[PDB]
RNA sequence: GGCUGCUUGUCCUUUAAUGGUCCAGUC
Ligand code: RIO
Numbered sequence: 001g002g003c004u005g006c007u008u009g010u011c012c013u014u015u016a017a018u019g020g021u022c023c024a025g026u027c
Base pairs, nucleotide, nucleotide: 001027002026003025004024005023009022011020012019
C1' cells in the first nucleotide's frame, strides 16, 4: 500500500457497511 473484517471490529461521519481513522488477517 492492495484486498479482506459486518451482530458495525473501533468510534466518528452518513439516508446507509455512505465515506473514513486506528487495529487485525494475507500478500
Ligand atoms: O460498504 C462499506 C465500505 O466501506 C469500507 O469498509 C471499511 C474498510 O475498508 C476498512 N478497512 C475498515 C472500515 N472500518 C470499514 O468501514 C465499514 O465498516 C464499518 C463497521 N465495521 C462501518 O461503520 C462503516 O460504515 C463501513 N464503511 C469497504 O470498502 C466497504 O465495502